Solved structure of RNA (23S RIBOSOMAL RNA, nucleotides 10 to 530) from Haloarcula marismortui, 519 nucleotides shown.
Crystals were grown from: PEG6000, KCL, NH4CL, MGCl2, pH 5.80, sitting drop, temperature 292K.
Rfam match: Archaeal large subunit ribosomal RNA.
Context: one part of a larger RNA, bound to proteins that are not shown
RNA sequence: UAUGCCAGCUGGUGGAUUGCUCGGCUCAGGCGCUGAUGAAGGACGUGCCAAGCUGCGAUAAGCUGUGGGGAGCCGCACGGAGGCGAAGAACCACAGAUUUCCGAAUGAGAAUCUCU
RNA sequence: AACAAUUGCUUCGCGCAAUGAGGAACCCCGAGAACUGAAACAUCUCAGUAUCGGGAGGAACAGAAAACGCAACGUGAUGUCGUUAGUAACCGCGAGUGAACGCGAUACAGCCCAAACCGAAGCCCUCACGGGCAAUGUGGUGUCAGGGCUACCUCUCAUCAGCCGACCGUCUUCACGAAGUCUCUUGGAAUAGAGCGUGAUACAGGGUGACAACCCCGUACUGAAGACCAGUACGCUGUGCGGUAGUGCCAGAGUAGCGGGGGUUGGAUAUCCCUCGCGAAUAACGCAGGCAUCGACUGCGAAGGCUAAACACAACCUGAGACCGAUAGUGAACAAGUAGUGUGAACGAACGCUGCAAAGUACCCUCAGAAGGGAGGCGAAAUAGAGCAUGAAAUCAGUUGGC
Numbered sequence: 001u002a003u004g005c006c007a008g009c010u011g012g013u014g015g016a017u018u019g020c021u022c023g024g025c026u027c028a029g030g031c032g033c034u035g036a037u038g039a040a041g042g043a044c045g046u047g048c049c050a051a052g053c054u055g056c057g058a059u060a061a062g063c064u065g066u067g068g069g070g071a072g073c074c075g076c077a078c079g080g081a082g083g084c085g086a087a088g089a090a091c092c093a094c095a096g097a098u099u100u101c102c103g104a105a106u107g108a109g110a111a112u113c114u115c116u
Numbered sequence: 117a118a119c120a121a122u123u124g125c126u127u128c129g130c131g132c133a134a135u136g137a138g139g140a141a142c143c144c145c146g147a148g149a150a151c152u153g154a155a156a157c158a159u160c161u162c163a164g165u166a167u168c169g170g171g172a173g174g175a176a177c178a179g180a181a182a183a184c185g186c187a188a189c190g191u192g193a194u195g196u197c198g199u200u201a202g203u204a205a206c207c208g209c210g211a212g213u214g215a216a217c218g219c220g221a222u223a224c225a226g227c228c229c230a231a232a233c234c235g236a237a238g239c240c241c242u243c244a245c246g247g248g249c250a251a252u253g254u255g256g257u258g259u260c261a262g263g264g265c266u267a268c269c270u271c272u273c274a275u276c277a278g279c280c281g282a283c284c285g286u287c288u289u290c291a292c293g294a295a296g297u298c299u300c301u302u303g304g305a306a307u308a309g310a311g312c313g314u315g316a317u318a319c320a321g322g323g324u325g326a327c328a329a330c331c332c333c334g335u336a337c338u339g340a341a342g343a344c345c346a347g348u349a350c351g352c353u354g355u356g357c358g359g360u361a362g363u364g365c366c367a368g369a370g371u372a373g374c375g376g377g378g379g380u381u382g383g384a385u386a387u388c389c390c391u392c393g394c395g396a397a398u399a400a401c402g403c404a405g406g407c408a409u410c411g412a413c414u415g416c417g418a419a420g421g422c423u424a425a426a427c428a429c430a431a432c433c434u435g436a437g438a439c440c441g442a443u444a445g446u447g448a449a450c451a452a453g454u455a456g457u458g459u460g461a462a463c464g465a466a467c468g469c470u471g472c473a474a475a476g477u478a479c480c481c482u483c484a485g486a487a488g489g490g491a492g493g494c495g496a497a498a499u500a501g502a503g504c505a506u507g508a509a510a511u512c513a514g515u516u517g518g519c
Stems, first nucleotide, its partner, number of pairs: 004519009018505001019469002023440002025437006032429001033138002041102003044057003048080002052076002063096006072084003107115003116118001121135005142173001143171005153160001157208001183191002195222005205213002226422003229368001233256002237254001238249004262366002264363006276354004285344007296312001297328001298311004313330002315319001321333003373394007401417005456463002476504001480490003
Other pairs, nucleotide, nucleotide, family: 013510tHS014509tHS015507tWS015508tHS016507tHS017506cWW021441tHS021442tWH023445tSS023446tHS024445tSS031430cWW031431cWW032140tWS035104tWS036106cWH036136tWS038104tHS038105tWS038106tWS039105tHH039137tWS040103tHS042112tSS045060tWS047050cHS047053tWH047075cWH050051cHS050076tWH051077tWW054061cWH062097cWW062098cWS069090tHS070088tWS070089tHS071085tWS071086tWS072089tSS119120cHS119133tWH120136tWH122130cHH123130tWH126129tWS139140cHS139173tWH141174cWW141429cSS142428cSS143176tSS148164tWS148166tHS149165tWH150163tHH151162tHS152161cWW153211cSS154210cSS159210tWW160211tWS164165cHS173175cSS174428tWS178194cSS179193cSS179424tHS180225tWS180226tHS180423tWH181192tHS182402tSS183415tHS185187cHS185188tHS185414cWS187405tWS193425tWW194426tWW195427tWS200217tHS201216tHH202203cHS202214tWS203215tWH204214tHS205382tSS207210tHS215382tWS223425cSS224424tWS225423tWS225424tWH230259tWH230367cWS231258tHS231366cSS232257tHS232263tSS235254tHS236250tWS236251tWS236253tHS238254tSS242244tHS242245tHS260367cWH261357tWS271357tWS274356tHS275355cWW280350cWW281347tWS281349tHS282348tWH284345cWW292337cWW293318tWS293336tHS294315cSS294318tWS295329tWS295334cWW302306tWH303305tHS303326tWS304325tSS305325tSS317336cSS318335cWS320334tHS324328tWH347348cHS367399tWS369398cHH370371cHS370395tWS371396tWH371419cSS372395tHS380387cWW381383tHS383406cWS386406cSS396418tWW397418cWW397419cWW430431cHS430432tHS440444cSS441449tWS442449tWS442468tHS444449tWH446448tHS447452tSS450467tWS451454cSS452466tHH453454cHS453464tWS454465tWH455464tHS458460tHS458461tHS467503tHS470474tWH470500cSS471473tHS471475tHS471497cWS472495tHS474498tWW475494cSS475500tWW476501tSS476502tHS477492cWS478492tHS479491cWW483485tHS483487tHS493501tWW494498tWH495497tHS495500tHS
C1' cells in the first nucleotide's frame, strides 16, 4: 500500500421531520317521506377535439318563462381551433319542457334485448 | 294491443280506483341463536341481544279507566324525562335478573259507535238524464257529567261538523354596510420595523407576494324573502249544555271465569300471552283493590272505535370544536368503493405541496435523437425545472482524517 474498518465531507437514494389543509371525526340546531303521472338504482348514450368525474337524455355539460345578476362566458381542466353575450350571455332562485333501455316493472319473453 | 297479478266500486267495459318497490337510522307486529357469565354445567346468564319475516310514518306506538289502592273527606287519558330504586319481586335463594304506585317535570284534550226509542226521513257516481247502495237498516237520536221513553224546569255557548286563518318565534338565504393602501428603512414582494393618521352598534373569520379593524370578501347595526311552527291559535257558522220525577226499555260471549299443557315476566299463590278443554251474569248485574271463598267497604263498567302536543333517528340543510393533520383522521383530502382479488356471496389498497408571477427554459453545440448531456435564458431562489416547500435515518458513489 490492495481487499477493508470507524467517523465526516460533496452528491445521490429515501421520504422522516417541521410547516400547510380542498378531507375526516364528533357535537348541536333545523328539517323529513318517495313510487304505476313508472320511484330509488342500473345500463347505454350525449362535447369541435373527450378517456375519467360531474351534468344531461335522441331537444342529451343542455331548451323555455319570471325575478335576480352582469361584462363577460363556453363544468372539474391552467390546450388548440372556433363560438356565444348590449336582441343583456354566464351565473342564481322559482316555475315549466324534453326525459332512450333495464329497473316494483305491469301484454308475452329476455343477463339492459326481442315478440304480437 | 295490454293497469301483469290481487282487490274495491261498477255504467260488469280495466270504465273509475287501490296494492307492489325505495329510504340513514328511528318505529310497530311476528321468528329468534350461540359464543359468553356462573371460574365445570343443565335452571339461570349472555338476551328478547345478533340475525330473519311482515308493515307504517315524519315521526311511530300509546291514550280518555271494568284505572290507582301514599286506604283516602285522596289521585284522575297517554307518552317521555328526573326520581322512587338496585327498593318490592325473582333466583342451583348461586351467579345474576329487576319493576310499580307515588312524587318533581315536559306537554296537555278530549271524543265517536253498537243498542234502546225513531224506520227510508239516507248515502255514492254523473254536468244532467239516469244508475248503484240500503228494511240482513242508509239516515235521526245516543255514548257513565249513562242513555232512551212518558211528564216537567231551564237553558244553550258543552260537544261535534265546517268556514276563516295569523302574530311571535325558529332554521335558512339575501340586500345594505364605517375607516390609510401615507413617509422612511429592509425585502423579489410590506400585512415587518420606525413615524403620522382613521373607523368602530364593525378588534368574528377569510383572502391579498410576510404579522391587515381601516387593500378585497365579510363582520355590527337595520332591512328583505322562503321554509317550519300551522290549516294550528284566535275569530266565525250551525248544533245545543244541564236538572227533576217515573219507567227491572237499552248498554259489545266462547267473552268474565275455571281446568290441562307451554312460553314469558320482577310478578312471587299475586305478570303478560299461546294452545287444548270447560263456561256466566244482565246494572236488582258485573269486574278490580297482589293467595281462595263469603259478607262489608272503596273504585270502576271489559268483551266496539278515533284522538293533537311533549319523546326516537339523522338521510338532508346549517352551525360548532382544549378532536385528527396525509402510515393520522373515514376504507376513501388524489382515479375511492377507484385499481385490483374471488365462480359468487364478498373482499379491497396506494397516490396531497413548482413559483410572487409560467416568467413551465428562446438560441447554439453534441447525439441515431422532441432522449440525455454541455452552454445559455427566467426567478430572491432551479440545490424551486414537474410525486418540482423542507429533505432525517438506513444506505450508495466519490473523497477527507485515523487505523

Entry title: Structure of Anisomycin resistant 50S Ribosomal Subunit: 23S rRNA mutation G2611U.
Method: X-ray crystallography, resolution 2.55 angstroms. The entry became public in 2008.